[PDB]
This is an experimental structure of RNA (ribosomal RNA 18S, nucleotides 1460 to 2203) from Leishmania donovani, with 679 nucleotides shown. Among the 33 different proteins in the entry, which are not shown, are ribosomal protein S21e, ribosomal protein S9 and ribosomal protein S4e. The reconstruction used 141,028 particles. Primary citation: Shalev-Benami et al., Nat Commun (2017), "Atomic resolution snapshot of Leishmania ribosome inhibition by the aminoglycoside paromomycin". The entry is indexed under Leishmania donovani, ribosome, aminoglycoside, paromomycin, RIBOSOME-ANTIBIOTIC complex. The source organism's lineage runs through Eukaryota, Kinetoplastea, Trypanosomatida, Leishmania and Leishmania donovani species complex. The depositors describe the entry as "Cryo-EM structure of the small subunit of Leishmania ribosome bound to paromomycin". It was solved by cryo-electron microscopy to 2.7 angstroms. It holds a match to the Rfam family "Eukaryotic small subunit ribosomal RNA". For this family Rfam cites "The comparative RNA web (CRW) site: an online database of comparative sequence and structure information for ribosomal, intron, and other RNAs" (Cannone et al., BMC Bioinformatics, 2002).
Context: one part of a larger RNA, bound to proteins that are not shown
RNA sequence: GGGGGAGUACGUUCGCAAGAGUGAAACUUAAAGAAAUUGACGGAAUGGCACCACAAGACGUGGAGCGUGCGGUUUAAUU
RNA sequence: GAC
RNA sequence: CAACACGGGGAACUUUACCAGAUCCGGACAGGAUGAGGAUUGACAGAUUGAGUGUUCUUUCUCGAUUCCCUGAAUGGUGGUGCAUGGCCGCUUUUGGUCGGUGGAGUGAUUUGUUUGGUUGAUUCCGUCAACGGACGAGAUCCAAGCUGCCCAGUAGAAUUCAGAAUUGCCCAUAGGAUAG
RNA sequence: GCAUUC
RNA sequence: GUCGAAUUCUUCUCUGCGGGAUUCCUU
RNA sequence: GUAA
RNA sequence: UGCACAAGGUGAAAUUUUGGGCAACAGCAGGUCUGUGAUGCUCCUCAAUGUUCUGGGCGACACGCGCACUACAAUGUCAGUGAGAACAAGAAAAACGA
RNA sequence: GUCGAACCUACUUGAUCAAAAGAGUGGGGAAACCCCGGAAUCACAUAGACUCACUUGGGACCGAGGAUUGCAAUUAUUGGUCGCGCAACGAGGAAUGUCUCGUAGGCGCAGCUCAUCAAACUGUGCCGAUUACGUCCCUGCCAUUUGUACACACCGCCCGUCGUUGUUUCCGAUGAUGGUGCAAUACAGGUGAUCGGAC
RNA sequence: GAAAGUUCACCGAUAUUUCUUCAAUAGAGGAAGCAAAAGUCGUAACAAGGUAGCUGUAGGUGAACCUGCAGCUGGAUCAUUU
Numbered sequence: 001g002g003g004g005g006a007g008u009a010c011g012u013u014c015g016c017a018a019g020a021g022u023g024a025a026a027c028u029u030a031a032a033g034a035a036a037u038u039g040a041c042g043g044a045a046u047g048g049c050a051c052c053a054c055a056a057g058a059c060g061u062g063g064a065g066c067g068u069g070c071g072g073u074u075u076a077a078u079u
Numbered sequence: 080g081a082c
Numbered sequence: 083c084a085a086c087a088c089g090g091g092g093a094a095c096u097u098u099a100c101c102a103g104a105u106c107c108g109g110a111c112a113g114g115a116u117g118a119g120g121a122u123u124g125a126c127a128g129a130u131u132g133a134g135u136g137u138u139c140u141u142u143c144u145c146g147a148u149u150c151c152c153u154g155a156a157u158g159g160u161g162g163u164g165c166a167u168g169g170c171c172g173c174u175u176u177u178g179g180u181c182g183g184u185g186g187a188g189u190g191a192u193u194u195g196u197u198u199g200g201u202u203g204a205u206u207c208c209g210u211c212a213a214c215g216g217a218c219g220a221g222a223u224c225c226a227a228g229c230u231g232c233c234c235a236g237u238a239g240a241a242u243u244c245a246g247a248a249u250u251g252c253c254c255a256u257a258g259g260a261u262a263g
Numbered sequence: 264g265c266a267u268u269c
Numbered sequence: 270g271u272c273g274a275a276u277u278c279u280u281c282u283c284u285g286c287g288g289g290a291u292u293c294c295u296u
Numbered sequence: 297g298u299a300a
Numbered sequence: 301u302g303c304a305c306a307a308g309g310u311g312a313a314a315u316u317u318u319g320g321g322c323a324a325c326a327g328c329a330g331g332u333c334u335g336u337g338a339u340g341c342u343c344c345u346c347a348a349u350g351u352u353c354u355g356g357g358c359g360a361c362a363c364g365c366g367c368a369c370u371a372c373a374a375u376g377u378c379a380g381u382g383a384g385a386a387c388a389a390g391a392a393a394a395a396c397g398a
Numbered sequence: 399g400u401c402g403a404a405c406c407u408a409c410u411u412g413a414u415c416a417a418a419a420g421a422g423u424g425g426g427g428a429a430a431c432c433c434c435g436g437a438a439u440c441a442c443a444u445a446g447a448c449u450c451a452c453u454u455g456g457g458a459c460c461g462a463g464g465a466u467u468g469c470a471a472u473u474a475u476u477g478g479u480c481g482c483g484c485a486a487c488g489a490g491g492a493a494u495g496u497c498u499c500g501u502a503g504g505c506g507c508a509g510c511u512c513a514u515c516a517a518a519c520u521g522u523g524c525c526g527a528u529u530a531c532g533u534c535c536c537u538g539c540c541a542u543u544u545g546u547a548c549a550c551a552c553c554g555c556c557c558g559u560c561g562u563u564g565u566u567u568c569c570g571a572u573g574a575u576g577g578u579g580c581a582a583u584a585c586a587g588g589u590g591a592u593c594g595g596a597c
Numbered sequence: 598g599a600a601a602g603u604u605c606a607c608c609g610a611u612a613u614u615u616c617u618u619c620a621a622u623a624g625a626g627g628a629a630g631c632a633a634a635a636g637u638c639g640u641a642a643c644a645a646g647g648u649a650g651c652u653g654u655a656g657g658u659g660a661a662c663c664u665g666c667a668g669c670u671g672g673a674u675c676a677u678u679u
Stems, first nucleotide, its partner, number of pairs: 002029003011022001013020002038549002040546003044543007053533002057497005064370002067367005072361002080088001100356005106350001112153003121148001124143002127140003158344002161342003167338001169332003172328003179218003183214002185194003199208002224320004229288004235282001238279007246269004291314001293309006372490001376448003379444001380442003390431001397401002405426003409422003455487001460481003465476001503525003507521003552646001554643001557639002560636001562633008572623001575620003579616001581614004585609001587608005593602001597598001649670009
């Protein structure tokens, strides 16, 4: 001597107390673990890379009006 | 249809 | 990201998949009952209708075995399921990555090769190296652009030489600059 | 040597 | 469009295969 | 020149 | 040592010359059954979810978003006038006519 | 069995009078015709108008003629004409996209959809820069090392309280049951003894 | 001889009470545990899990937990006055 319950409850012995030693069961579960491999991941090191990353900039989108696609709302139906 |  | 000027989707009808109606069978072929003394097709005028739509009801002619009526089936669908699939595409991924063989290592999954070092856009190369030999990807090949050879042109263009034509000088814009001969 | 244009 | 005649050309044009670039040379 |  | 690297030369072109195409191995329960006479299963199958007409709709607008287009002007709008590109497309059937 | 017409196009016309048309007449199977492809940005010593305004910026909205595509234009197909322009919009919050040279940006043109319709896409040319030639800061990717309880794998796994339902224990004032053992009295019976002595 | 009956001793059933002990049992209330498809709150642990984890102990907190002190590496270091 599977994982729990649980080092729990009761009984008792120690303790000034905190506690300590001893130590179950009912019930419950089909895995819990252990060491390694391969991977994926790190707000872990280290060396690289990319204007679908930044830097230094450009030219814009987001504001406005329209075009068009998507959602919603309508609709007999807005396939 | 595709989010 | 890898949906949203995308389904090549800028749809008036069609497209078309949706909605309100209306036709048609494009229900093959079998099996069974009507059938040529007719199985059935089609349609003028009216009524029906959205319809000078015979869809159907009235009307009667045409068609002449193709059909029609039952039963069994089959073929059509831009119906469903892309979470049953093929194919293609996209995306993991603009990255340098993957795989055996035989040897080594380990009980084994698995490792090694495929590497710590420099190098390149690149497991690209050099070196090392329990590995050695290979395969793919990368590179190569392919297209396009830039310079160039040969070939080439009444489907491309150019110079010349005679003829024909045009300007021809004195000219300084209303205020009139800069700039080859 | 020769002004230019088609 | 002068909608001329001539007579010599491939500079540009078109293009089938081909040259050229390899870190080649230099420090 | 860098690298060696 | 090597593999190579920077700067310059050479040159039309100087480091994948430039720009693309093609791209392994694994995989995603990505998209497509609306591309096909690609498909299995399953639904509909004669007032049919077949197929054709007719008429609508896909486009309807309190609204929220992607993507363009046009601007907000004087480096401009207008009206003139000049010089001056490359890729490209282009008509028909066993029909109806000569 | 040969040729026509469908397609694109120059050129004339329409034109003693707007565009948009409508017509003739040629040409082209496309290096042969369009075509010397007269694109638009741009340019101009154009001695041109405007002059800083929601204005001659902007052109949304819609009114009325008209003409083409189509079998059909209404929920304007499209072009053109005159109106409207008193519709925002004066350079754009938080955020966000693409790009390193004939590039970005600007500019148009073809093709494709197409009887009619490009603010689309696929191509092509034109004008032509700023900045960097760096780095791992952010977002990501690749390799090595290391840790992991992850494995449809960090969008992972996972802990406790609290709610809901069901279950088995334990504590707990109090309630209560069946036996034992202990020993206390009472004590049935009997056994032995002592008396008794009916018959 | 020998019944009924006296009296005493002994064996002793049963009755009742006293505590002990074993086995069962009701209980307001107060808890612990376990088990169930997708309720709430955070995020403690696993990576340096974002304050390294963990042991003991003591005190605090809705709750995982935090905090103090001494340990441990099962650590994120087998290592740097030769």